Context: bound to proteins that are not shown
DNA sequence: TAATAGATTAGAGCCGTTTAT
């Protein structure tokens, strides 16, 4: 990547809990 | 570590181009 949205998908993260 | 969750972030595509005339 003119743009700007309206979707869908893919992760991480942080809590809580629980397997180890 | 790793699993369900709920929050909450972020990234990436992708498809329309916004009811009229």
């Nucleotide at each position: 990547a003119a743009a700007c949205g309206g979707c869908u998908c893919u992760a991480a993260u942080c809590u809580a809990u629980u397997a180890g």
The depositors describe the entry as "Cryo-EM structure of monomeric SPARTA gRNA-ssDNA target complex". Shown are 41 nucleotides from a PDB entry: RNA (guide RNA) with a sequence from Escherichia coli 'BL21-Gold(DE3)pLysS AG', together with DNA. Zhang et al. published it in Nat.Chem.Biol. in 2024: "Target ssDNA activates the NADase activity of prokaryotic SPARTA immune system". NCBI's taxonomy places the organism under Bacteria, Pseudomonadota, Gammaproteobacteria, Enterobacterales, Escherichia coli. Ions in the entry include magnesium. Protein in the same entry: TIR domain-containing protein and Piwi domain-containing protein. The reconstruction used 615,987 particles. Released in 2024, the model rests on cryo-electron microscopy data to a resolution of 2.54 angstrom.